[PDB]
Context: bound to proteins that are not shown
RNA sequence: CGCAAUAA
DNA sequence: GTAGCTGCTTTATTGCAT
DNA sequence: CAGCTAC
Numbered sequence: 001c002g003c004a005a006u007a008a
Numbered sequence: 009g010t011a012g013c014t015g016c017t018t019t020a021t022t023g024c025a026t
Numbered sequence: 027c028a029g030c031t032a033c
Base pairs, nucleotide, nucleotide: 002024003023004022005021006020007019008018009033010032011031012030013029014028015027
């Protein structure tokens, strides 16, 4: 650096 | 009458791979 | 993909 999740 | 343009709630937490 | 301006 991009992905995916997850909280409320 | 058709084509071209810019945006999409807030923080946080993690895994991730090259 | 709107919703709206630009061509």
Overview: An RNA structure, together with DNA, in which 33 nucleotides are resolved. Crystals were grown from: 200 mM ammonium acetate, 50mM HEPES pH 7.0, 4% polyethylene glycol 6000, 5mM TCEP (tris (2-carboxyethyl) phosphine hydrochloride), VAPOR DIFFUSION, HANGING DROP, temperature 295.0 K. The entry has 12 different proteins, among them DNA-directed RNA polymerase II subunit RPB11, DNA-directed RNA polymerase II subunit RPB3 and DNA-directed RNA polymerase II subunit RPB7. Dengl and Cramer published it in J.Biol.Chem. in 2009: "Torpedo Nuclease Rat1 Is Insufficient to Terminate RNA Polymerase II in Vitro". Entry title: Yeast RNAP II containing poly(A)-signal sequence in the active site. It was solved by X-ray crystallography to 4 angstrom.